The PDB entry is titled "Yeast RNA polymerase I elongation complex stalled by an apurinic site, pre-translocation state". Solved structure of RNA with a sequence from Saccharomyces cerevisiae, together with DNA, 63 nucleotides shown. The entry is indexed under DNA lesion, TRANSCRIPTION. The structure was determined by electron microscopy at 2.8 angstroms resolution and released in 2025. The sample was in a buffer at pH 7.4.
Context: bound to proteins that are not shown
RNA sequence: AUCGAGAGA
DNA sequence: CTACCGATAAGCAGAT
DNA sequence: CTCTCGATTGCGTAT
DNA sequence: ATACGC
DNA sequence: TCTCTGCTTATCGGTAG
Numbered sequence: 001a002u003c004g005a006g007a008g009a
Numbered sequence: 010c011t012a013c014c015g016a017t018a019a020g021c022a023g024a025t
Numbered sequence: 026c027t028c029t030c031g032a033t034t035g036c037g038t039a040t
Numbered sequence: 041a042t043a044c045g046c
Numbered sequence: 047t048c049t050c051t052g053c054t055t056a057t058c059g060g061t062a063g
Base pairs, nucleotide, nucleotide: 002032003031004030005029006028007027008026010063011062012061013060014059015058016057017056018055019054020053021052022051023050036045037044
Other pairs, nucleotide, nucleotide, family: 001032cWW035046cWS038043cWW039042cWW040041cWW
C1' cells in the first nucleotide's frame, strides 16, 4: 500500500 | 415522398 | 466522525 | 535447485 | 449470485416543402 474482521461516540 | 423533431424504452455515471 | 487487528500472485522453465 | 518472465 | 436516482442514446410517431 490494498481488502477482511471488529471496536468507540 | 422523404427530412426533421419529438418521445418513450433502453443503456450508463454516481456519494450515502 | 474516530480507532484496533489480520492477511498479502499462480504457473513455467531451461537447464 | 534456482532466477526471471509474465 | 437478490440497491436509488438522473443524464444520454435509439427507433417509431407526426408534419411539411